[PDB]
Solved structure of RNA (tRNA(Phe)), 69 nucleotides shown. The entry also contains tRNA delta(2)-isopentenylpyrophosphate transferase, not shown here. The PDB entry is titled "Structure of E. coli Isopentenyl-tRNA transferase in complex with E. coli tRNA(Phe)". Method: X-ray diffraction, resolution 2.5 angstrom. The entry became public in 2009. The work is reported in "RNA-Protein Mutually Induced Fit: STRUCTURE OF ESCHERICHIA COLI ISOPENTENYL-tRNA TRANSFERASE IN COMPLEX WITH tRNA(Phe)" (Seif and Hallberg, J.Biol.Chem., 2009). Rfam match: tRNA. Rfam describes the family as follows. Transfer RNA (tRNA) molecules are approximately 80 nucleotides in length. A reference for the family is Hou (1993), "The tertiary structure of tRNA and the development of the genetic code", Trends Biochem Sci. Rfam classes the family as a transfer RNA.
RNA sequence: CGGAUAGCUCAGUCGGUAGAGCAGGGGAUUGAAAAUCCCCGUGUCCUUGGUUCGAUUCCGAGUCCGGGC
Numbered sequence: 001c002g003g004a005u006a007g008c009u010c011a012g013u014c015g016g017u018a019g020a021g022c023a024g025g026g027g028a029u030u031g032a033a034a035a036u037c038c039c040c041g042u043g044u045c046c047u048u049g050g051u052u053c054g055a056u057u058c059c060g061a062g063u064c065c066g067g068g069c
Stems, first nucleotide, its partner, number of pairs: 001066004007022004016053001024040005046062001048060003
C1' cells in the first nucleotide's frame, strides 16, 4: 500500500438487501452406469460511527489478515 460479500476461492452493487466456479441439494437413466447429463439456490456483505429517505457499497475509526522498512 492492500484484502474482509455463500461451506471454500472469489466477482459485484454509478447508494435501492447480491452472483460465478467448486462443495452441497433435487432430477434423468436401454450393451461405458462408480458412467454421462440436466435443474436449484445456498447471505447480520467483520464491527462501529458519519453522510443519506436509504450505506454491504461512499468517508472516518476500530479489529483480523497477507504483504512492503